Description: The PDB entry is titled "Crystal structure of the NiCo transition-metal riboswitch bound to cobalt". An RNA structure (NiCo riboswitch RNA), in which 92 nucleotides are resolved. It holds a match to the Rfam family "NiCo (Nickel/Cobalt) riboswitch aptamer". A reference for the family is Furukawa et al. (2015), "Bacterial riboswitches cooperatively bind Ni(2+) or Co(2+) ions and control expression of heavy metal transporters", Mol Cell. The family is grouped with related families in Rfam's "NiCo_riboswitches". Sample source: In vitro transcribed RNA. The structure was determined by X-ray crystallography at 2.64 A resolution and released in 2015. The entry is indexed under RNA helix, Ligand sensor, cobalt and nickel binding, RNA, Riboswitch.
[PDB]
RNA sequence: GGGAACUGAGCAGGCAAUGACCAGAGCGGUCAUGCAGCCGGGCUGCGAAAGCGGCAACAGAUGAU
RNA sequence: ACACGCACAUCUGUGGGACAGUUCCCA
Numbered sequence: 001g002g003g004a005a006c007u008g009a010g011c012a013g014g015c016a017a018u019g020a021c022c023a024g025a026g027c028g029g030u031c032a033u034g035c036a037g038c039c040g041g042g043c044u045g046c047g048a049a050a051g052c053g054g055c056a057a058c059a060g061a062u063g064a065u
Numbered sequence: 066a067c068a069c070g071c072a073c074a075u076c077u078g079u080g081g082g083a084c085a086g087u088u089c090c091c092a
Stems, first nucleotide, its partner, number of pairs: 001091008011082001013039003017033006042055005057079007
C1' cells in the first nucleotide's frame, strides 16, 4: 500500500430540526442556519472517452394476499 | 389475523465522491 467484514464520522451531499416570508381553504414551498438528530452508500455490462444501460439496496404508490 | 407486516407483482424517485477505526488476510 492492497482485499474482506464490521463500524465510526460535525468532510462533501441529502434529510430531519430551526429561523424569517408566503400559506392558513394552510401545515409545504422559498431563502438561510451546524444547532450534530438520521443517512453518508455494495457493485456493475457496452465504450478510449463522451455517453448509454443493469443488479443488490432504500423510499413512495398500486396491486395480490 | 401473519388486516397490517416478510416477501412477491407493477409503477415512480434514489441507487452515492472523500475519510477514519477494529479484526482477519496479502506482501